[PDB]
Context: one part of a larger RNA, bound to proteins that are not shown
RNA sequence: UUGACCUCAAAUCAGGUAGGACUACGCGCUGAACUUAAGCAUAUCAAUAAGCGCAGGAAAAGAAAAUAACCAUGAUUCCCUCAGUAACGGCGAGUGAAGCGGGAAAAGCUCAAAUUUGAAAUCUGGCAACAUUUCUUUUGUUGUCCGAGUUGUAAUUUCAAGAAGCUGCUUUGAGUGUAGACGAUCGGUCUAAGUUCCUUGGAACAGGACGUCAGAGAGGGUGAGAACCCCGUCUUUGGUCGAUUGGAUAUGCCAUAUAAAGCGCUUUCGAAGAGUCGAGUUGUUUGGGAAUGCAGCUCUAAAUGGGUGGUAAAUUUCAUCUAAAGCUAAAUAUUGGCGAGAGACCGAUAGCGAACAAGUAGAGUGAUCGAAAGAUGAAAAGAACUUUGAAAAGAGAGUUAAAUAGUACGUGAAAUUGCUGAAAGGGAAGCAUUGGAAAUCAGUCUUACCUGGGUGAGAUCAGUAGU
RNA sequence: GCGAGACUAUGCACUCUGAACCUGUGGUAGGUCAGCAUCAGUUUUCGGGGGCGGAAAAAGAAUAAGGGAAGGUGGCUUUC
RNA sequence: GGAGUGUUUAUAGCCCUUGUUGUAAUACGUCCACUGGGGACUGAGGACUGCGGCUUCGUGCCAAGGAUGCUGACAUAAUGGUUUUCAAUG
RNA sequence: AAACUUUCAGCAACGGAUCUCUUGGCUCUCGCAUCGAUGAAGAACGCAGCGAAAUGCGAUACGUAAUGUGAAUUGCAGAAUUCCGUGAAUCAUCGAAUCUUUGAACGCACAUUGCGCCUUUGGGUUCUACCAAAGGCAUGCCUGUUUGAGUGUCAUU
Numbered sequence: 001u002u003g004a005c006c007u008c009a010a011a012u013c014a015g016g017u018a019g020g021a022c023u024a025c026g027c028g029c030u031g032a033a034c035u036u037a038a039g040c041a042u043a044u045c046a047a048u049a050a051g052c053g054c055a056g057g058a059a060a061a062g063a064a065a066a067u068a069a070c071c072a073u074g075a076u077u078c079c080c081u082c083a084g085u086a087a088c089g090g091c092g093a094g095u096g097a098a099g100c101g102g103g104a105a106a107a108g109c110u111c112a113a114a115u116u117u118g119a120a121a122u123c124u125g126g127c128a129a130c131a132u133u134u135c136u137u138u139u140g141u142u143g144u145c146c147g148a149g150u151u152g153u154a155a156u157u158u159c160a161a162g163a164a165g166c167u168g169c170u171u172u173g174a175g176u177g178u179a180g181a182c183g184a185u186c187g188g189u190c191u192a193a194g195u196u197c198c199u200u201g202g203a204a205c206a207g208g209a210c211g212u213c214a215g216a217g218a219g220g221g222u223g224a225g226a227a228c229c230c231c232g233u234c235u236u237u238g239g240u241c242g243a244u245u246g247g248a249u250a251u252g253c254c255a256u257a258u259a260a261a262g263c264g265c266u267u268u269c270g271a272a273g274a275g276u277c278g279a280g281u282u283g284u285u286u287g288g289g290a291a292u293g294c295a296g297c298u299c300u301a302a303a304u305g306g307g308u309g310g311u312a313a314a315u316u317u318c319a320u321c322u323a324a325a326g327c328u329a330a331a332u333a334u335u336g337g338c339g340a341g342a343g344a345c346c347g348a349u350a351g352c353g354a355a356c357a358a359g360u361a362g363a364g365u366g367a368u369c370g371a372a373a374g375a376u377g378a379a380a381a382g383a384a385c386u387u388u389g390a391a392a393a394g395a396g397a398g399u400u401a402a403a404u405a406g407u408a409c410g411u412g413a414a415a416u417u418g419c420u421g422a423a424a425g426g427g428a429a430g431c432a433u434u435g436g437a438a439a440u441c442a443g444u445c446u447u448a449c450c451u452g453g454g455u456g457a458g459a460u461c462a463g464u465a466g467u
Numbered sequence: 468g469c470g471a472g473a474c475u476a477u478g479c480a481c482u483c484u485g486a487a488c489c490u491g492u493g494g495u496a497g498g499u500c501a502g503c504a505u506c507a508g509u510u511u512u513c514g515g516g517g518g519c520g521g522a523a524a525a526a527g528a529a530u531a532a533g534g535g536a537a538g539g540u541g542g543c544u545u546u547c
Numbered sequence: 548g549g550a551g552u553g554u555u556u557a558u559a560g561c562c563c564u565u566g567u568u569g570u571a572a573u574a575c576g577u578c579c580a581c582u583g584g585g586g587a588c589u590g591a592g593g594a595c596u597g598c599g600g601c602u603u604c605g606u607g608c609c610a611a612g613g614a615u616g617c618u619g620a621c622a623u624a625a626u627g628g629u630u631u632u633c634a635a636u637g
Numbered sequence: 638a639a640a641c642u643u644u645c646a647g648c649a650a651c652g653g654a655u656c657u658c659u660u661g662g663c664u665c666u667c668g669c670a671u672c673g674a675u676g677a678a679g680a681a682c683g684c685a686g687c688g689a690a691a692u693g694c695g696a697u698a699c700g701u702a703a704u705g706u707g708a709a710u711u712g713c714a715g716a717a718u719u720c721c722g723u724g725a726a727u728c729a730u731c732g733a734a735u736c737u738u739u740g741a742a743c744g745c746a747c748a749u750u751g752c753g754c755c756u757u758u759g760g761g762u763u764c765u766a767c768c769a770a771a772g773g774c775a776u777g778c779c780u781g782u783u784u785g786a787g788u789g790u791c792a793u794u
Base pairs, nucleotide, nucleotide: 002792003791004790005789006787007786008785009784010783011782013781014780015779016778017777018776020672025056026054027053028052029051036043040090066073067072077104078103079102080101087095088094108327109326110325111273121153122148123147125145126144127143128142129141130140131139162269164267170261173254178248182242183241184240186238194210195226196209197208198207199206211228212227213217219231220230221229278299279298280297281296282295283294284293305322306321307320308319309318337669338668339667340666341665342664343663345662346661362369363368374658375657382409385396386395387394388393410656416650417649418648419647420646421645422644423643424642425641431637432636433635434634435633436632437631438630439629440628441627454489465477499620500619501618502617503616504615505614506590507589508588509587510586511585512584513583514582515581516579517578518577519576520575528568530566532564533563534562544551599609600608601607679739680738681737682695683694684693686713687712701733704729705728744752745751753774754773755772756771757770758769759768760767
C1' cells in the first nucleotide's frame, strides 16, 4: 500500500413484502357506570358496554410437567350429565366450576439437545436449456456460476423412545385408452291432458253438460276460483368437458426394483429446552378457600431431578406426569357477506328507518339526526267535436261493464261543512218515566188436515185364492 | 218363508165401499177491541142478625116507701 | 107596681136512699166454621190422577190440586213497535 | 212570518278510516368461503339521439372482445344497408380488454386541478431554456447486488 474478516452505511440497486376494508362468528389488550344490595363503600352489574391490536373459513385448543386413588383412565373440541352441586360471598344481595359417565368426531406428530468428519452429504440467487399449466397468466427439473452456511445447513433419533454394536429374517412407483361412474353441466328435451257445447258476464278462468291426463291436482301467469290456454310441476336418458390408476383383470403395459424398512438374542448406553422452575411480595383475577390463573419487582434452582396430587409447615412414603421449543383435520361457532328453501309471522300509523328514484328530501359548523309517501281501468279506450269564457274552466257530447272509476282517480267511515226537507227554540243543551200528536212498520189471517153438500169420470175397496 | 204379525206383487171382489181432481164468497169463522155473567186468587169499602161479658154495664122510664135543702117562691109581705 | 124577706110541696120542680115490670133497654167490649151488597188488580197452570162436598151411588154433579161462558163492533180501524216533539215528574 | 241556532236524513263537500290486495319486511333452516400496492371499501367527476334521481359504465364510458339465444327496444322515434341471419336486444352469460380524478394512496403538497425531479422520444434556431408525449421518483422490513466507512481485527510487502 493492498487484500481478508468483522461491524456499520448508501443506492429510483435485482426481486419481494406490510399497511386499508369487512368484524356475524374468532384470539388478545384495556375497561366503566347506570343497576342490585330496598341507604352504601367490599360485592353486584361485569372479567360486560365503550376504547385498542390481530385472524380465518372457521378461529382458538390439542397429542398430558392430564386424571385419578379404580379391576383404573388416556390429545383437543362440542353436546347431555355432573350441578345451581363442591366452593366463593358486608356467608348479605348474590355468585359458582371440575374429575368420572353417555354421546358427536377422531389422527397423529415436528424440533433443540449426538462426530457425516473417509469427505456440507444442505440451501437461496443469477444465467442457460428443458419441461409444465384452471393459465403464453401456472408450477417445476437439470446444468453452471455466485452467494448462504462449520458461531452448523442435511441425514438417524424425540423418551411412546432411540442410537451404536452381537446375531437371524422377507423384498417395490409412473404414462395411454375402455367399461363401471362422477363434478361443471346441456343442442336440454321423449317427457301429459279441452281451450268443444249451454247460461251469466265487458272478459270465462264462474255454474251446468260432455270428455281427458295424472310418477304431473306444487306454485305462478292469462280481461273473475284454470291439473288439461301459457310457464312450470312429475318422471326418466342420451351429447360434451374436467378431476380420470379414485376404484376393475383397472387390463394393454411403463420399468419402476438392487438396496431401504420389519421383527430377534446380547450388551454398554440413552444428549432431553434457565432470569426458567420454584420462593417471597404487590396488583389483578378465579368457585379455588393461610394465592386458581395472569403481571410487576426481589431472590433464584436441580439431576431420579422437577411438576401435580384443591388447608399453611417439617419430615417420610406412594402415585402420576415430564414444563420452560413447534405443527395438526373432524365433531363446534356464525344478528357480516353470498346463494337457496320455508313460516299457525306483519299486512302501508303494521312489517326494517326505507313495499314508492331511502339512509333519499330536509336539519345541524360538526359529531350526528332523519322523514312523509302503495291501489283509475281488462285496456288510456286519459273525454274527438260543438258551444260559453281573456283564461282556468263550464255546458253539451264522447269512452267505459262502471265516470256513484276523470289521473285532486278502487272502496270511500268519523270529526268538520254547504244545500234541501222535517221539527223545535223567553238566560245552555243532552237524558229518564209516561202518554198525546204526527210520521212510519207488521199482521195475508178464514192457509194445512178432517168431515158434510153438488155434479163429474175413473187401471176400483174391506174378507179372501195362490206364490 | 211350517206356527202368529207387517210389506210389495198376479187376479177376484166390479160397486150406498175405497182411492186422485172441480166448485161453493160452505162449517169449525182467524187478528184488534169492547161489554156483561158465573167463578177462582188478592184486596178495599159499606151494611144486617145473633151469642157471650161487665157493678150479669152505669144510667133512665113508669111506679111504693122514705130523708134533705135551694125555693118556682104556692104563700107571706114596701102600698092599689 | 114590684124588691127583699122567711116557712120544706103548695097550683112548680130538684137531689140522695132503698122494692117490682125485670133475665129492662142501650152503649161499649168480645166472638159467630151467621149473613147481605159496591169497587179494583190478577187468571200462573194445560189430558187424567188429589183432598173434600153432594149424589138418582154412576167413569154423575160441585165454587173441591190456578178462567171460563155469552155477545157485539172494527178490521186503509184498533192494539202493539219505532221515530220526532211536547207536557208533567225526576 | 222569516233570518238565526240546534238535531236528524238525502244529496253534495272535506278527509282518508275501513275492506280487499302486496315484486316489501320479519323470522327460521339449508348451503358456500371469494377484498386490497396486479391499488380495495369509500369518495368525486363524467358517459345515452332526446336522461335529472336509480341501474350500469369509464374518454373503448347505459359500453369493446368472447360465448349463448335468436327479432327486438319502445315514451317518442330512428334504423329494414336485415329478419332462412357471426344478427335485434338496457337479452342472457362470461375465461379477453378498457377501466377518468381520487382513496391505504405512493415525488412534495392540496381551502391550490399548486410546486418539482429523472429517462427516452418528438416540436419549435436551440447537446444545457421552453413546449408535448410515453415511462418513472413514498415508507418500514427481508434475501441478494454494488459502492463504501471505521485510531474494530489481521496477513503480505

This is an experimental structure of RNA (28S ribosomal RNA, nucleotides 3 to 659; 5.8S ribosomal RNA, nucleotides 9 to 165) from Schizosaccharomyces pombe, with 794 nucleotides shown. Method: cryo-electron microscopy, resolution 1.94 A. The entry became public in 2024. The sample was in a buffer at pH 7.4. Gemin et al. published it in Nat Commun in 2024: "Ribosomes hibernate on mitochondria during cellular stress". Among the 40 different proteins in the entry, which are not shown, are Large ribosomal subunit protein eL36B, Large ribosomal subunit protein uL30C and Large ribosomal subunit protein eL21B. It holds a match to the Rfam family "Eukaryotic large subunit ribosomal RNA". A reference for the family is Cannone et al. (2002), "The comparative RNA web (CRW) site: an online database of comparative sequence and structure information for ribosomal, intron, and other RNAs", BMC Bioinformatics.